Shown are 394 nucleotides from a PDB entry: RNA (Group IIC intron) with a sequence from Oceanobacillus iheyensis. Method: X-ray diffraction, resolution 2.86 A. The entry became public in 2012.
């Protein structure tokens, strides 16, 4: 990865705690001093069952039928832009209403609706699985884990041939993988720890079909990382398994802490228009990549924080964009120092050059999509590497 | 196959 991205003000519809109410596992029942938590449980609802495949069925189990809190597609829709048009206004620059389309996102209409669907209870043990402990051919540099291996292709995927064990039904399930920048998501195959049951029918097709595993011998496959260790994180409430009389919800009040598309203000400097000026008006600002002092301007206004005699003292300070070049980066010896006589390193005062990207990290904030990838490197303030006309 | 930087 071309909507927006400026400063000053305001405001929770976000996020915290206090205080009160009222509420909690289907319905229903039990244990028991007490039960949201502990054990029973109709029944509705969806899933749905041991060779493959398509069909049908609604058993067996499994789950959801808590207070309750999200939400996908998708509808709406304030606003937003538009070398295109028409209608009003202006000399004009525009301005302002329609059409027509685009847009309304990942950062405040704190946008409304919606609802595939997700998610809902102290702790403590133990057992999955993903992340993360920069960037960087993974060195240098650096606040930024250690030892490895890697373009002389580490590795991972994708179709075969060999050898050699095993699977094999469905529910329950986080997660991997899909020929390679990465990252979700869709389909499909795969699938961890650790449960759970063993039904019926009909057709093709069976020594038959698909998979996982560890060793070869190669075939395709590039925007490069892989293994280990060792440490940390996981409310998208990650995925199980003991235990656990353990909290969870809502609503109303009160308190705070917080914001880039919401209010309200402000708008330089360059443009632009009439005009001869002098003056008078228009549109408009606005993100990082070498930039400290100082300069012009809005403007010492606005705004803030403190006295109070209320238009009042004092003490701070805004926004864009160009001047300017202290410094720092690359490159240079008319300067040095070793010269094995070839040069091989050292400085950069002067002297050229630095348009642009590409990140990462930290705290700070607000998201999409916990994490990953991402939002202009998200944005601000900091930190740090490298690409190059 | 959709989709971001």
């Nucleotide at each position: 990865g071309u909507g927006u991205g400026c400063c000053c003000g305001g405001c929770a519809u976000g996020g915290g705690u206090g205080c009160a109410g009222u509420c909690u596992a289907u319905a229903g029942g039990g244990u028991g001093a007490g039960a949201g938590u502990c054990c029973c449980g109709a029944a509705c609802u969806g899933u749905g069952a041991a060779g493959g495949c398509a069909g049908a069925a609604g058993u067996a189990a499994c789950a959801g039928u808590u207070a309750g809190c999200c939400u996908a597609a998708c509808g709406c829709a304030a606003g937003g832009g538009u070398g295109u048009c028409c209608g009003u206004g202006g000399c004009g620059a525009c301005a302002u209403g329609g059409a027509a389309u685009c847009u309304g996102a990942a950062g405040g209409a704190a946008g409304c609706g919606g609802a595939c669907g997700g998610c809902a209870a102290a702790c403590c043990u133990u057992c999955g699985g993903u992340c993360u402990g920069a960037g960087g051919a993974a060195c240098a540099c650096g606040a930024a884990c250690u030892u490895c291996a890697u373009a002389u292709g580490a590795g991972g995927c994708u179709a075969g041939g060999u050898a050699u064990c095993a699977a094999u039904g469905g529910a329950u399930g986080a997660g991997u993988u899909u020929g390679c920048a990465u990252a979700a998501c869709a389909a499909a195959a795969c699938a961890a720890a650790g449960u759970c049951c063993u039904u019926u029918c009909u057709g093709c097709c069976a020594a038959a079909g698909u998979u996982g595993g560890u060793a070869c011998a190669g075939a395709g496959u590039a925007a490069a990382u892989g293994a280990a260790g060792c440490a940390g994180a996981u409310u998208g409430a990650u995925g199980a398994a003991g235990g656990g009389a353990a909290a969870g919800a809502c609503u109303g009040c009160a308190u705070u802490c917080u914001u880039a598309c919401c209010c309200g203000g402000g708008g330089a400097g360059g443009u632009c228009u009439g005009g001869a000026a002098a003056c008078a008006g228009a549109a408009g600002u606005c993100a990082g990549c070498a930039g400290a002092a100082g300069u012009c301007a809005u403007a010492g206004u606005a705004c803030c924080c403190u006295g109070u005699u209320c238009g009042c003292a004092g003490g701070g300070g805004a926004a864009g964009g160009a001047c300017g070049g202290a410094a720092c980066a690359a490159g240079u010896a008319u300067g040095g120092c070793g010269u094995u006589c070839g040069c091989g390193c050292c400085u950069a005062a002067g002297c050229u050059u630095g348009a642009a990207c590409c990140g990462c990290c930290g705290u700070a904030u607000a998201c999409c999509g916990a994490a990953c990838g991402g939002u202009a490197c998200g944005u601000a303030c900091g930190g740090u590497g490298g690409u190059g006309u | 196959g959709u989709u971001a930087u």

Rfam match: Group II catalytic intron D1-D4-3. About the family: Group II introns are found in rRNA, tRNA and mRNA of organelles in fungi, plants and protists, and also in mRNA in bacteria. It comes from the structure "Structure of Oceanobacillus iheyensis group II intron in the presence of K+, Mg2+ and 5'-exon". Crystallisation conditions: 100 mM magnesium acetate, 150 mM potassium chloride, 10 mM lithium chloride, 50 mM HEPES sodium, pH 7.0, 4% PEG8000, VAPOR DIFFUSION, HANGING DROP, temperature 303K. On the sample the depositors note: in vitro transcription.